[PDB]
RNA sequence: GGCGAGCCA
RNA sequence: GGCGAGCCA
Numbered sequence: 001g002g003c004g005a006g007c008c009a
Numbered sequence: 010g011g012c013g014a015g016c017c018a
Stems, first nucleotide, its partner, number of pairs: 001017002007011002
Other pairs, nucleotide, nucleotide, family: 003015cWW004014cWW005013cWW006012cWW
């Protein structure tokens, strides 16, 4: 560089 | 909204 998921409010 | 890690090139 590009992508999916997660956490916190 | 904000944040950390990961994956692919």